Context: one part of a larger RNA, bound to proteins that are not shown
RNA sequence: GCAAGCCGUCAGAGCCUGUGUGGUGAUGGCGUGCCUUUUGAAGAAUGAGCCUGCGAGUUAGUGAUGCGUGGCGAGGUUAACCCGUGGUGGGGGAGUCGUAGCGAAAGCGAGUCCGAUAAGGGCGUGAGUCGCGUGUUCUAGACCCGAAGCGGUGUGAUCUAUCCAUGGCCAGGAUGAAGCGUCGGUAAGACGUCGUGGAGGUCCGAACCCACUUCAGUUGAAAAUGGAGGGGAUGAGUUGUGGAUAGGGGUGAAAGGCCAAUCAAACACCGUGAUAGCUGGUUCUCCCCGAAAUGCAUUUAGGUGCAGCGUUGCGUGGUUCUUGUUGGAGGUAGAGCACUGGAUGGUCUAGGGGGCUUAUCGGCUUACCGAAAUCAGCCAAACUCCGAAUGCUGGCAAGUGUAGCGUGGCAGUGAGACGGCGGGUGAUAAGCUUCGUCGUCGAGAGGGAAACAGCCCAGAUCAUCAGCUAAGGCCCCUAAGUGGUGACUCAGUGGGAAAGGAUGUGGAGUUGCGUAGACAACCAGGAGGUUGGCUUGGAAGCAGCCAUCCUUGAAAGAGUGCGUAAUAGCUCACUGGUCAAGUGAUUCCGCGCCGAUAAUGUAGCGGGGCUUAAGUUAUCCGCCGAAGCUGUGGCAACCUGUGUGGUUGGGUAGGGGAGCGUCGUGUCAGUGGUGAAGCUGCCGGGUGACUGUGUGGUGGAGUUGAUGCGAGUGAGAAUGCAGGC
Repeated sequence: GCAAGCCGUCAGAGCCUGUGUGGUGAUGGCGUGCCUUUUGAAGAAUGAGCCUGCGAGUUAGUGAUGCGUGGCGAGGUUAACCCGUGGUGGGGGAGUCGUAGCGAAAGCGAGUCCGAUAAGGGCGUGAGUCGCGUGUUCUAGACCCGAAGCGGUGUGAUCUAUCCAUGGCCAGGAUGAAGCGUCGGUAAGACGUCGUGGAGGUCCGAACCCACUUCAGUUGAAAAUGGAGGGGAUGAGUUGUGGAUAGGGGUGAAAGGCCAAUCAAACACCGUGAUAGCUGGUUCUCCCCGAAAUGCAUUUAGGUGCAGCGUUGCGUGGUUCUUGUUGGAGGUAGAGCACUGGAUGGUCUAGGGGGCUUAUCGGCUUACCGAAAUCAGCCAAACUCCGAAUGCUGGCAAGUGUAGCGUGGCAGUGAGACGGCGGGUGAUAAGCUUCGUCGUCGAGAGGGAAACAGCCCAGAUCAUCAGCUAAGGCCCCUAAGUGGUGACUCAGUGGGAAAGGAUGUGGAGUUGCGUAGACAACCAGGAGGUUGGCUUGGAAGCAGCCAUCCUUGAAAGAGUGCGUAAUAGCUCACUGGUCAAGUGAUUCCGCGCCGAUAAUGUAGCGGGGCUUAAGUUAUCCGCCGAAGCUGUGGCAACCUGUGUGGUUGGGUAGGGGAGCGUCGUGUCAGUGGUGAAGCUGCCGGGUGACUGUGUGGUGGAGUUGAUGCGAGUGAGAAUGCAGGC
C1' cells in the first nucleotide's frame, strides 16, 4: 500500500509518551526552489551533488578633500636629526599652513584690474592649525577571480620534416628491352626471323611500407585502432645506428603541413598579480529614508562626463503644494471657407476643336471642349475670417503634508515594461516601433481577475480564534441570497466575430383597406380588334426594349408566374354570392437565429450544473469579502506644545544611524583537575545578529566579566580551491 506531493505553513483527529512536555501525524485550506541577471525567471535562462575547512574593499603616504573628536589658538605644527643604550620621553621651528587681496607682470594695496588719476563692471575685504577616528579619492596589483595574446632569455629534431655518414632488408612467380650470334637479304645495308640475353621509377603477389572503402570501436583493447577487403612492393623503396638544421626560425614532391599526443609562429621561465568599457563572485544584524532606466555630449550608443531623480550635515523658513478667485499670451480640439491648395453640380462666358456657304474677312454653327466670374453643398498635419476645455504663468485668500530653496559629503541610475488618454511609423497590423501625459510593475506583499509582473481595489510596524467594509461576489466547488418585486430570452444566448440573410420573439409609432363589408378559401366573366411593333423558320402572354389605349361592360393589364420546338392552356390583379372579424405595408427599439470554419481530449461559463435561472435587465432589502479602516495589546522614528499627544514605520540600487558574534590585546576584578576550551543534549531568554551567571553528557588545560585598543573578524553560490562522502 485509492494516492497527484517546491515537500512547507496554518487548522487538526488519533496513537505513543507524559520526563502532564514532547514525538508522530490521518485529514482540510493556502502555497511554482536559492542565486545571478533581467522590462519580466518556478522557470524549459546562468551557477550549485553534499558536508567540513579555506576564498574578495586592505595597507602605505609629515598625498587631496570632507566630517566627528581632542589639544592649542592669531597662531598651529615640526621633518631629518640629537639625547634617553631605559620605551612610548625630551629637544630640534629648517620648513610649512593661517596672517590681504587684485593683476600677465612691473606693481599697487582694502583695494586692485580692464579703463582716460574716467564711467560701468570682474575679483576681494580673519579662525586657523595639528593629532586621532572615519567617508570619498590619488599613486601603487588597490575588492577578488578570468583571456586570446606581447616582450626578454633559455630548452628541445629520442615525435615528425628534410639532409649527412655508415649498415641491413626486399618469399615466390611472370614478362622478355638493348646487345650478341644464325639464317634470308645487300655493292655495304636498313631490316625480318630463330636462338641467346635478362633490361625496366615493368607485371602478379607475401614479409615490409602505406592507408582507399566498409563495419565495429566511440566512458575504446587503442588520446586514431581492430576485422574484412585495398595501394606500393628493385625503387623518387624501406629500415637500424649516430649525426646536422631551432622559433618570425627550421624544414616542407606545398597540406599553413611538421618541429616530442591541440603550431597562421613550439615549449619553459621571467616582465607578471599583463590588460579586459566584458562575464562571474563579494560573507553578520536591525532602525530611518529611498531612486533611475530621462536630457545634453561623446571614436558614442550594453561605457562615461555633466544635469535630472536618492540620501545626509549646515543654513533659510512657508518661499513649495492644493483649491478658490482675479488677470495674461496662445491657435490645439471643434468649426469655417476670409487667404492658399483640393473639389461636386448649376448659371454665364473670354478662348480653343471640328465642320459647313466655303475661309482675306465674314456668317451658319457653337448642339464638343471650355480658363475665369457667380450661386449651392464640401475637404486640409505643413489652410484660418474664428476658436475652446485644459495646461502654463502672475496677484490675492484659505488650507496643508512638512513641503521649497542655498551650500557641502556620499551615491546609484542613464536596457525599461504594460495599461488609460493624445499622436507620428506600419496596412484602420503586431504582446510592433517612436513621442507626450497619468497610473501600476520595476522596487509592492494582501483581496479580485480560474491560473496570470504591468488590469481593479488596496500600500504589509508586530500580535489578535474581535468588528465594519473596498474591488468583487452570495445554487455547490467557495464565505455570503437555490433573496423580494417587475419585464425579457429558449439561443445553453448568457459562456467570442464580419459584410450580409431571415414571417424568431416581445414592445412602441406612422400609414392603406374594412359590417357602404376588408385579406385568405370556395362557386361563374378569368377574354374581344390584337398572331400591336425591331426581331427570330417561333416572340401570338412570358427573347429584350417600347408610345406602356380603346371594348360586351357589375369586369380585366397590347400580358404578371407555371407551360413551353412555335401556338395551346392551368391559373394571377378585378367583379356578384354563403360566410365573415380584422387584415396589408413601413419605421424604430429590447433579447435572440444563421453566417461560424483545424489538427493529443470535452476544450471560447474555471468546473459541476443552470432556463422550475443559478441568464439579461430595472429596483429594493440583507449579507460575505483584504495585511484597507475600526477595536484591543506591544515595539519603533520624527515633530511638537514640552503635564495632550500628533504624524509616521512595504521596499531593489543606494545614503544615513545603531548594534551581535569571532580572534588578539592594556588594565581592573577574577576564575579553572571540587574540571578550562571545544563538541553534544535538555530547559529557558531577547526586537535582530544572537544568547543563560540554568542544567547534564563528553573532554582534559585553559579562560570569564567591565572598559578601551587592533583585526588575516562572519560565506551559499565565483563551470571557486583542498579533503572526505
The PDB entry is titled "Cutibacterium acnes 50S ribosomal subunit with Clindamycin bound". Shown are 725 nucleotides from a PDB entry: RNA (23S rRNA, nucleotides 614 to 1338) from Cutibacterium acnes. Among the 29 different proteins in the entry, which are not shown, are Large ribosomal subunit protein uL24, 50S ribosomal protein L4 and 50S ribosomal protein L27. The structure was determined by cryo-electron microscopy at 2.53 angstrom resolution and released in 2024. NCBI's taxonomy places the organism under Bacteria, Actinomycetota, Actinomycetes, Propionibacteriaceae, Cutibacterium. Ions in the entry include magnesium and zinc. Rfam match: Bacterial large subunit ribosomal RNA. Clan: LSU clan.